[PDB]
Context: bound to proteins that are not shown
Molecule: 16S rRNA
Organism: Escherichia coli
RNA sequence: AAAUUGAAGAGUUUGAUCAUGGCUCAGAUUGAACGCUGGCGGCAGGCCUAACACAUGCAAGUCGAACGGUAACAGGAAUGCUGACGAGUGGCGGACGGGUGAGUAAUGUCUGGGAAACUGCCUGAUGGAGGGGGAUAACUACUGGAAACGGUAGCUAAUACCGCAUAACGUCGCAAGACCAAAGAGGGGGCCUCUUGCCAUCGGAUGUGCCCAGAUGGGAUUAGCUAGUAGGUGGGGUAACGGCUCACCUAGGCGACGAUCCCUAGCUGGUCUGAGAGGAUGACCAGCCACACUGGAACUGAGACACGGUCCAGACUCCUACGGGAGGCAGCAGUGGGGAAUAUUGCACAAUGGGCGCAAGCCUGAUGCAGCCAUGCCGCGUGUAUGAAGAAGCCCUUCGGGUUGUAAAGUACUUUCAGCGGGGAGGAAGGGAGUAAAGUUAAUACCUUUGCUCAUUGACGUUACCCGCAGAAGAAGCACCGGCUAACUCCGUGCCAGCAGCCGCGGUAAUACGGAGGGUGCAAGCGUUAAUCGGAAUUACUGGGCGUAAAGCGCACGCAGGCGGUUUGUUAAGUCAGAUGUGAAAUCCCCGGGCUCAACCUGGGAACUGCAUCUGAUACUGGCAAGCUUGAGUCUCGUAGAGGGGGGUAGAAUUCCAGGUGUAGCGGUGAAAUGCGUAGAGAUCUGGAGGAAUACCGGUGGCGAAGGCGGCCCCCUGGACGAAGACUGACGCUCAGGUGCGAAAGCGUGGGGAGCAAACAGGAUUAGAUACCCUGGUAGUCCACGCCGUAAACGAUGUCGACUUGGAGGUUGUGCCGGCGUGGCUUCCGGAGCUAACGCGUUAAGUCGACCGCCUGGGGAGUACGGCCGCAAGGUUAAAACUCAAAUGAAUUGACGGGGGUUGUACACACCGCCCGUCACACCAUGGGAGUGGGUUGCAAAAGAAGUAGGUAGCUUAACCUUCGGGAGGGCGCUUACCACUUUGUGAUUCAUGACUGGGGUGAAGUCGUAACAAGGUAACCGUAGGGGAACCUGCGGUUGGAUCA
Repeated sequence: AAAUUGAAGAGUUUGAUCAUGGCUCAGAUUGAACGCUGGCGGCAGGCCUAACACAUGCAAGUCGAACGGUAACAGGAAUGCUGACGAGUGGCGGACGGGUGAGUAAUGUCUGGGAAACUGCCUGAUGGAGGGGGAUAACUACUGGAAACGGUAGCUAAUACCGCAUAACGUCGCAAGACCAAAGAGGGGGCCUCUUGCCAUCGGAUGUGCCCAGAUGGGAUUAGCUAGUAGGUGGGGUAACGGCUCACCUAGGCGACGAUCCCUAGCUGGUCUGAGAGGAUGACCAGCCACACUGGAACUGAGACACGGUCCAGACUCCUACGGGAGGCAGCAGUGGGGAAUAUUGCACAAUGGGCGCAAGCCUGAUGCAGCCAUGCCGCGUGUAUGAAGAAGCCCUUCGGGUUGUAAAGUACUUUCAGCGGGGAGGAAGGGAGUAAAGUUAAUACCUUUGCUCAUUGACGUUACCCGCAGAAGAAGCACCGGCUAACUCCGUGCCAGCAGCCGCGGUAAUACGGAGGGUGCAAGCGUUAAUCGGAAUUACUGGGCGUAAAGCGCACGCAGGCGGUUUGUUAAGUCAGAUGUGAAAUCCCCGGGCUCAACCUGGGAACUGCAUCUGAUACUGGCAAGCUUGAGUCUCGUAGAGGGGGGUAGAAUUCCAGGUGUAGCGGUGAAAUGCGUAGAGAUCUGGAGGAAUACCGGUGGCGAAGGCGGCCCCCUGGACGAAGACUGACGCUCAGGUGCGAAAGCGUGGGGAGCAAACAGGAUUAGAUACCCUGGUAGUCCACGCCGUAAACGAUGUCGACUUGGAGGUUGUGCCGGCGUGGCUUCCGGAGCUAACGCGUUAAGUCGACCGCCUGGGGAGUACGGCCGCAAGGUUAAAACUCAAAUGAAUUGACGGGGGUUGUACACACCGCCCGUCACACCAUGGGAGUGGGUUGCAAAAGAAGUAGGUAGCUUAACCUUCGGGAGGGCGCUUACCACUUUGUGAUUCAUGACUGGGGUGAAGUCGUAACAAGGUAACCGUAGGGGAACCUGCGGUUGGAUCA
């Protein structure tokens, strides 16, 4: 120096096109599996499923230098005398190492802080280490047991146990004081000396416990949760802080910054993928956690609530003399089982490490190795050179040839690796004997340390590696060849058989199926499947959308929240800078080094994008303080307006009623008929009753947040705009949840009822006609009050603010002199720009900023389930399985129209088109679901094993005290508290099942129609209501996403 090199598309919707949008593919990866194939090696990896059940062996011992000893075995002297050592006491270990991922969504983990702790072995310091006592196993005798496993009596040792003394720089105490410990053993020797252990206290180190903050899945179709709950005081408790526990007091604590609940899940370093940001993941290795048959519990201990310990309960298995006992592979190997699927009942303690030991050593399924397996990665081999155009194959039924193909043979050569034989590193350090010196000491012994000498220690192992020998000898497959996508022919087959990832292929000359020849790609593998990321900017932070493709809430107000004009000061939270600590190792990356190379191993670095702290900076953001006036408001004067509520009133018309006149029709249609009329209709005139609605004005005029609002008049009332000022001083914008308003239809109660009119009745039309047409006609339409809460509630366009060429209008103010300005609202055209296009275009769909709502292929479905709301109708929130490869938008060319004189279109085999629904069918599907049983878990009673704690008469008692009687203290028993199992009642919940009930996508010739697409022949569609085999029809309101309008 380096560690800053990094980003590809394609197919498929159409007649064609652009866009949108899904689906699909090319890549990488893996603890993989399966099919075909298979030579060697190196290094790794190997139950992902049943935390299912486990036969057998093994995975934890060791110390005679703590102790009595002597069951063995071997020496010595003639019996523990000595090497040693079974059983026993004692010590230490058994909390490590190893396994698994069940539980755990925080009690864990990660990162960073912290204070109230303990800590065996190791280690530093300073002291002590005095003197006694009573026991006990083993053993001996006896005895209960089927066994497991005991019982009684006697006997004995200690580094076992217990007093006593000693006692501070320890504990308690404000202090005075009070109080608390101990153990010996070994080696050697003129009792001394050395080694080691014991006790105390304070440190170190390590380990562990504890606290805080931030971070750590999914579900809001889980929104409220919580009583030791939250805090306090006091007692208790712990090694320690602490509701840790208890009594009392206060009434808190948590929660949209997501509490609680439910589902899923061990976490991290990392791993895979990716240009990155992300996404997915947590196997191996390493850190942390949790668990050990299930549920409890403690005991021992420095440490455990203990994988190969104890007790209890449970279920299972086993033993039994049926009284009772025994057991826990998620250690290693292994078995059965489950599974698509995952290995040997191996060797060794030689190395590293661990336990015990002074040591020697013993133990160690940790570990080192070996076995099995192409599971991965890496390396190598299966020959090398030469060699004309053989044969055979295949194509050429173009017959000449071409091709296989220098391929083979032949010829010349090489010998890796496999085979055989012979050599042969390294992983061994140490330990044992000597011996010398130094240290120690009375000592030259003993012991320690350091040299030196001698003989030794390898499981792997027939090691790596080397050398020789023989001879090309022993060693090539798998997928593919229509496009994407590298690689084409023949034959067979004839929409069959079959292929297929998608598009598609196959109905006789198939580069797509099967075989063959040839070719392409990979190669000891190759394919397929699964799974993750990529491509997918297809959840878009980086990096997308919402007029018509999916997508702006029907509209407002508004809490939380987000965002915030301008100036000064201040602060320093964000932000920025520097530094410090930390961010384990491994991994990745960089530069090196070692295995013949590589993989693999490894040195150093970089990185770990973070977190914390300290010190600075002060522009911006935030805080605080003070301002400012341009945003937002208030006031003054005026203007226009179908804005709203209430009350009144007028004219016209329709119906009815009563009269008059009048006389045979009226009414209705394409044509009719139903109906009405001689009880005198219709027509006409007069009068009355009553309801509903306001001609002209009237306008792409106005008002309103939207829905909406239309005679006139008054009353009550809201908003907008202008002109000048004056005033407040950022008071603002947006808004999840919330609240309100909200066409029509509909609902409830009560009015009203002219006209109109769902339903309905009748008359027609027709193949039918549950319609359209005609005659009627009820709800309803109207009013009051209450509900409902939806519409093509549309500008299919959220609200607010700023900015950016024009033209022509309308409407409503206003200033100035019909003109010239200047505001508000509004219609049309168009520029830049934007847009897939159509179009939008200062009223943006342009350019930007703030906040909100919403979308993520079609159908299923705005459906189911749940919740909330509703009297109901229903509304709102809102999935999934499944099925399809599209669906869709705009525009283009035709064709077509029961459109027009160019226009609409859902048509493109082109109207002899397309498409919709019922019913039925083919291929695929499949929901909801009472109850019923599992199982889990909550909740409320009952319960109460073991254990621990408390109580305690009874019983019993080694150590202390005693005046010798007893006392203290202990144990047993009994008893209380807590509490597992369990029982009962009651929820939740999933895994089975359901009484039933619902029923979806796509289909080339089912059926009945013809609803939609053209004016689709009754314009279509939206909401709602009623009706109907079905598409649908009818009413009311709404929209243009309406063709025509001479």